crRNA from Klebsiella pneumoniae, together with DNA: 112 nucleotides with solved positions. It was solved by cryo-electron microscopy to 2.9 angstrom. The sample was in a buffer at pH 7.5. Ions in the entry include zinc. The depositors describe the entry as "DNA-bound Type IV-A3 CRISPR effector in complex with DinG helicase from K. pneumoniae (state I)". The entry also contains CRISPR type AFERR-associated protein Csf2, CRISPR type AFERR-associated protein Csf3, CRISPR type AFERR-associated protein Csf1 and DEAD/DEAH box helicase, not shown here. The work is reported in "Structural variation of types IV-A1- and IV-A3-mediated CRISPR interference" (Cepaite et al., Nat Commun, 2024). Keywords: CRISPR, crRNA, DNA binding, type IV CRISPR-Cas, CRISPRi, nuclease deficient, GENE REGULATION, ANTIVIRAL PROTEIN.
Context: bound to proteins that are not shown
RNA sequence: UUAUCGGCGAGACCGGGAUGCACCUCCCGAAGGGUCU
DNA sequence: GGAGGCCAAGATCTCAATTTCGTACAAGAAATCCTTTG
DNA sequence: CCCTTCGGGAGGTGCATCCCGGTCTCGCTTGGCCTCC
Numbered sequence: 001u002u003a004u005c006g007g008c009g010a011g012a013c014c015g016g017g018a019u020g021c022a023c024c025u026c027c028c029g030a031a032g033g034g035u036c037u
Numbered sequence: 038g039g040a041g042g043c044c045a046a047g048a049t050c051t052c053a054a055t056t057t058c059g060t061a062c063a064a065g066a067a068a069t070c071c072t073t074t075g
Numbered sequence: 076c077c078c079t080t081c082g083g084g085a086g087g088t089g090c091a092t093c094c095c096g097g098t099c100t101c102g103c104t105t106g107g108c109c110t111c112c
Stems, first nucleotide, its partner, number of pairs: 008102005014096005020090005026084005032078002038112010
Other pairs, nucleotide, nucleotide, family: none
């Protein structure tokens, strides 16, 4: 800063329904042993 | 009877449709490390 | 003061909704009519 100044505001339920479940052995092997009244 | 307030009525018409940060780093010392080891 | 194993194998499928219901306003001036003083 071509002027001077001015809240935009008030109200609202978005909610209402649903089994996710149904099948799987994880097991297969080993001497830990020997040295010192 | 004049003088505040509340409401209704008055011409047709202006144009425009929207979408989600940044990524990884690390220095020379008192320390507690420590406390050893024993 | 030893010496730490092999690999097996790794899903199949379902089913993916319906519907609502989208507001008032008012940005000016004037007179007619109503009650008030």